This is an experimental structure of RNA with a sequence from SFTS virus AH12, with 37 nucleotides shown. The entry is indexed under SFTSV, RNA-DEPENDENT RNA POLYMERASE, VIRAL RNA, VIRAL PROTEIN. The source organism's lineage runs through Viruses, Riboviria, Polyploviricotina, Bandavirus and SFTS phlebovirus. The 2024 paper behind the entry is "Structural snapshots of phenuivirus cap-snatching and transcription". The PDB entry is titled "Structure of the SFTSV L protein in a transcription-priming state with bound capped RNA [TRANSCRIPTION-PRIMING]".
[PDB]
Context: bound to proteins that are not shown
RNA sequence: CUGGGCGGUCUUUGUGU
RNA sequence: ACACAGAGACGCCCAG
RNA sequence: ACAC
Numbered sequence: 001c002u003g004g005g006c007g008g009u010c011u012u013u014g015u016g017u
Numbered sequence: 018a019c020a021c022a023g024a025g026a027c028g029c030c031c032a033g
Numbered sequence: 034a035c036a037c
Stems, first nucleotide, its partner, number of pairs: 001033004014037004019025001
Other pairs, nucleotide, nucleotide, family: 005029cWW006029cWW013014cHS
C1' cells in the first nucleotide's frame, strides 16, 4: 500500500421460584 | 450513526 | 415469566 479466506464466531445471561 | 457526566466499537488473521 |  494492496489481496485472500476463515469463522452458533467470541460469551451473552447468575440465585431462587 | 451506536455507546459514553469523554474508557469502547467503527471490522479480525495472514501473505507480499 | 417474576423478583433480586